[PDB]
Context: bound to proteins that are not shown
C1' cells in the first nucleotide's frame, strides 16, 4: 500500500 | 438508514 470486516463517538 | 470522525481485526 491492496482487499475484506468489526466496534465506538458526533450530527440528522 | 445517511454522513463525518476515531480505535481495532483478518488475509497478502
Nucleotide at each position: 500500500g491492496g482487499c475484506g470486516c468489526g466496534c465506538g463517538c458526533g450530527c440528522c
An RNA structure, in which 24 nucleotides are resolved. It comes from the structure "Crystal structure of Caenorhabditis elegans Dicer-related helicase 3 (DRH-3) C-terminal domain with 5'-ppp 12-mer dsRNA". Crystals were grown from: 0.1 M Tris pH 7.5, 30% w/v polyethylene glycol 6000.